[PDB]
Context: one part of a larger RNA, bound to proteins that are not shown
């Protein structure tokens, strides 16, 4: 899915249906919350996928922003220590 | 000849450092509203 | 808590 | 009003 | 230059080094009686399990391995070892030295097994074959690669008088691709129109002469051969939560019920050392030993992960007997009186309260007695929602931190029945392949 | 006493019955009295039978007591009909009594037989004694077990007798 | 308005 | 002629479907007498 | 119940029942619609 | 329980059928129903 | 020859269903009887703590 | 003297007045009793 009365059995280890017994006579009203492991909805727990994202940080690689330093923008003087060379220096080397 | 390291008016050019000048540059006032002293 | 210009 | 320099 | 104030210094541009979870991108192995935790059974050796060829599993058994070694490797020659006995100045249980007997009880770098006696054990002498180069193969196995052995050629060498042995350790473990980088090797090569040792040598001249030559600039590249490493060992450059969470999936697997099992838990037996003044057995029962059950708690992973609502109580029915009480009975260590051990038995009962969410627990009562249990751990579309189990919030304990705690505390939403049957009531027709506990005078 | 299954049976609207099969029901106590007895050295003390009560359960009634109000009689508070009298709104304005009929905490009722378990015996072998039967044969005996009493009985698709009419 | 001797049928 | 019709069938078993004492089972029935 | 006699005792392996048409002939015993 | 008559059972002596080519069920029970025929409204 | 359907019942009830009656019966209405509540409108040169106001 | 007006409440007539089946008793007391379908 089709259906819709039980008991044990075996059986995916708790049947409406198989098995072997119990038993079964039409239609229809009104409650009722045992049972359909009733519905609702590709379990949100757990475990997997070389499937993600939020958050952290002394995980692995970058990066805005702050700090420093050279070149350029860049002009007109002066002074005063440093460098690369005058013959001295005391050697020690053939 | 000759080979290296050492105190001092330099053979003549280069460099960090200090200062000083105003016209690049940068702030700021104002309606750009009187050139310094008594 | 006076005004000052032609 | 007066001193100091274009 | 309006004026004043800084001035060749800030500022700007390009390049460089330190800081930088404020940002951005990523990533946090496997096996695993569930997953973490632990641990390596991920690469290897020895012995057993392994059932006498050979193979052969588990987080099965008792173990090693990531090194040591100019000798602890080659070769040759002598030699023999551990114990015991019984003898010698100090000397004794153990000191050196002589002699009998000894099949290995010693030793051979390390686990364990095999081997070994004019040696493979001790010592002594001469070395360095622990060298180059190249083939048929064994193991593992796809008859693929490292690797670790076997048999063997072409060179040069040690050891021995000599045949002969030696291509590392007496056998069986002791280890590594592609890219890259670094040293060695060569009368082998290149660097895209060409030279670079050197106009060398022998001619010639009137210079753009000629013919002969293994050996040629810096830098880089290649060819063949060791070496720098991947222990997850046929070899990715990798840290953490999430009680704010998402996807595809899994009953291939974890937290209930229900199935085998019954260690653990309860329950009943046997046999007689002794208890019981004496007395094994009224009533017990040491040290052994056979069973039942599924109201305890494990163990395992059969059913359900596109969902069988998850504690305890309140209500209401029903079943078991392993009998607290009521009914008849036997026994006593039974004068009565209370009691105690036992049979046949489940008809009738088995109650009100303080505390605590409890279930269990422990007190106050009264009674006759206040027995133990199942029914999906009876029972949420029967009902409640105190714990437990989503998000707020506090406190100790842990954590650099975000968090975490089977440790506390406090506040947090219980959804549908008109279908089938089942149960309590309520109406209602049809019954000849059908019936007869007689009937007539 | 003779005959018949080789037979009887229709239906329709009533009334009185029968009863298969299925449900079941009653339960503990206390107090006198027996009797301060029987046992017992004392202390202490009962089984059985009796009388009166009462618990928990079941099924039913209301005469009395109580509950109970949108049958009804009365009081009353605010507003609203000119006053009185009559009345009305305030989802049942509030209050007191309150028949009937419901109903508990209030009244009544709740049997005896038939085989029989555990146990105790009877006659009597196996086995010349013995021996409840662990042989054949037999007794007494429980809140337990089946009938009796209640309840239903389209639980039996169940059936009889009557009275009337087709 | 009807359970009551027979004769043809229900091919 | 014509509406659903207005005449109207069946079988779990015929083929001689034959058959009335009552009792025990290590015994039974009947007929006379006597309890 | 007691005496005495009799009978069953592979008693359904037995027992009963069925076939002699029709029409004429001389015919006898039985049984009822009415009759006694 | 005179004896007609109905309705069996037989004693006596007559005279008179059957026939469809070799079997295909032997058409045979029992119960109802229907329309004409005697009658109980 | 019933029965049902209608009107009556109220010993019965969600609705069917079930108990009754249709001429001495029934239903209305009234008068009785028996309860329930508590003394009605009206009228009194009747009472009433006080009060005002003629002469 | 007296009269006349206002006054919650009380009294007498008055155990009165309302009420009493719609599932309370009695009464051949009053007025009524209707419609005529189905089935067999």
């Nucleotide at each position: 899915a089709c259906a819709g009365c039980c008991a044990a059995g075996g059986g995916a280890a708790c049947g409406g249906g198989c098995u072997u017994g119990g038993c079964a006579a039409a239609a229809u009203c009104a409650g009722c919350g045992g049972g359909g492991a009733a519905a609702g909805a590709a379990g949100a727990c757990c475990c997997u996928g070389u499937u993600g994202a939020g958050c952290u940080u002394u995980a692995c690689u970058c990066u805005a922003g702050u700090c420093u330093g050279g070149c350029u923008u860049u002009g007109u003087g002066a002074a005063a220590c440093g460098a690369c060379u005058u013959a001295a220096g005391a050697g020690g080397u053939g | 000849c000759u080979a290296c390291u050492u105190u001092u008016a330099a053979a003549g050019u280069u460099g960090u450092u200090u200062u000083a000048c105003u016209u690049a540059u940068c702030c700021a006032u104002u309606u750009a509203u009187a050139g310094g002293g008594a | 808590u006076g005004a000052a210009u032609u | 009003u007066c001193c100091c320099a274009a | 230059u309006a004026u004043g104030g800084a001035g060749a210094c800030a500022u700007a541009g390009c390049c460089a080094g330190g800081u930088g979870g404020g940002g951005a991108g990523u990533u946090u192995g496997a096996c695993u009686g569930g997953g973490g935790c632990g641990g390596u059974a991920c690469a290897u050796c020895u012995g057993u399990u392994a059932a006498a060829u050979a193979u052969u599993a588990a987080c099965g058994c008792a173990g090693a391995u990531g090194u040591c070694c100019a000798a602890a490797g080659a070769c040759a020659a002598g030699c023999u070892c551990a114990a015991a006995g019984a003898g010698a100045a100090c000397a004794g249980a153990a000191a050196u030295c002589u002699c009998u007997u000894g099949u290995a009880g010693a030793c051979u770098a390390a686990a364990a097994g095999g081997g070994g006696a004019a040696a493979a054990g001790c010592u002594u002498g001469u070395u360095u074959g622990a060298u180059u180069u190249c083939u048929a193969u064994u193991u593992u196995c796809a008859g693929a690669a490292c690797a670790a052995g076997u048999a063997g050629a072409a060179a040069a060498c040690g050891u021995g008088a000599a045949a002969g042995c030696g291509u590392g350790g007496c056998c069986u473990a002791u280890c590594g691709a592609u890219c890259c980088u670094u040293u060695a090797u060569a009368u082998u090569u290149g660097c895209a129109a060409a030279a670079u040792g050197a106009c060398g040598u022998a001619a010639a001249u009137u210079a753009c002469u000629u013919a002969c030559u293994a050996c040629u600039g810096u830098g880089c590249a290649u060819a063949u051969a060791g070496a720098g490493g991947u222990g997850u060992c046929u070899g990715a450059a990798a840290a953490g939560u999430u009680a704010c969470c998402a996807c595809a999936g899994g009953g291939a697997u974890a937290a209930c019920u229900g199935g085998c099992u019954u260690g653990u838990g309860g329950c009943u037996g046997c046999c007689a050392a002794g208890c019981g003044c004496u007395c094994c057995u009224a009533g017990c029962g040491a040290c052994g030993u056979a069973g039942c059950u599924u109201u305890u708690u494990g163990a395992u992973c059969c059913u359900u992960c596109g969902a069988u609502g998850u504690c305890g109580g309140c209500u209401c029915u029903u079943c078991c007997u392993a009998u607290c009480a009521u009914u008849g009975g036997g026994a006593c260590g039974c004068a009565g009186a209370a009691g105690u051990c036992u049979c046949a038995a489940a008809g009738u009962g088995u109650c009100g309260g303080a505390u605590u969410g409890u279930u269990c627990a422990c007190c106050c009562g009264c009674u006759a007695a206040u027995a133990g249990g199942g029914a999906a751990c009876g029972u949420g579309a029967g009902c409640u929602g105190g714990g437990u189990u989503u998000a707020g919030a506090c406190c100790g304990u842990c954590g650099u931190g975000a968090g975490a705690c089977a440790g506390g505390u406090u506040a947090g939403u219980u959804u549908u029945a008109c279908c089938c049957u089942a149960c309590u009531g309520a109406u209602g027709a049809a019954u000849u392949u059908u019936a007869u506990u007689a009937u007539a005078u | 006493a003779u005959a018949u299954a080789c037979a009887u049976a229709u239906a329709g609207u009533a009334u009185u019955g029968u009863g298969a099969c299925a449900g079941u029901a009653a339960u503990c106590c206390a107090a006198c009295u027996u009797g301060g007895u029987a046992c017992g050295a004392g202390a202490g003390g009962a089984u059985u039978a009796g009388u009166u009560g009462g618990u928990u359960c079941a099924g039913a009634c209301a005469a009395u007591u109580g509950g109970u109000a949108c049958a009804g009689c009365a009081a009353u508070u605010g507003g609203u009909u000119g006053a009185c009298a009559a009345a009305c709104c305030a989802g049942u304005g509030u209050u007191g009594c309150g028949a009937a009929g419901c109903u508990a905490a209030g009244u009544c009722u709740g049997u005896u037989g038939g085989a029989u378990a555990a146990u105790g015996g009877c006659u009597g072998a196996a086995c010349g004694c013995c021996u409840c039967u662990u042989a054949a044969g037999c007794c007494a005996g429980a809140a337990a077990c089946c009938a009796u009493g209640c309840u239903g009985a389209u639980u039996a698709a169940a059936c009889a007798a009557u009275a009337c009419u087709a | 308005u009807c359970u009551u001797u027979u004769u043809u049928g229900u091919u | 002629a014509c509406u659903g019709c207005u005449a109207a069938u069946g079988u779990a078993a015929a083929a001689g479907a034959g058959a009335a004492a009552u009792u025990a089972u290590a015994u039974a029935u009947g007929u006379a007498c006597c309890u | 119940g007691g005496u005495a006699c009799a009978u069953a005792a592979a008693u359904a392996a037995u027992c009963c029942u069925a076939u002699c048409a029709c029409c004429u002939u001389u015919u006898u015993c039985g049984u009822g619609a009415g009759c006694u | 329980g005179a004896g007609c008559u109905g309705u069996g059972a037989g004693c006596u002596a007559g005279g008179c059928a059957a026939u469809a080519g070799u079997u295909c069920u032997u058409u045979a029970a029992c119960a109802a129903c229907a329309a004409a025929a005697a009658a109980g409204a | 020859g019933c029965a049902c359907a209608a009107a009556c019942u109220g010993u019965a009830g969600a609705c069917g269903a079930c108990u009754u009656u249709u001429u001495u019966g029934c239903c209305u209405c009234a008068g009785g009887g028996u309860g329930c509540u508590g003394u009605a409108a009206a009228c009194a040169u009747g009472a009433a703590a006080g009060u005002a106001a003629a002469c | 003297u007296u009269u006349u007006a206002c006054g919650a409440u009380c009294u007498g007539u008055u155990g009165a007045g309302g009420c009493u089946u719609a599932u309370c008793c009695c009464u051949a007391g009053u007025g009524g009793u209707a419609a005529a379908g189905u089935g067999u």
Molecule: 28S ribosomal RNA, nucleotides 2654 to 3786
Organism: Plasmodium falciparum 3D7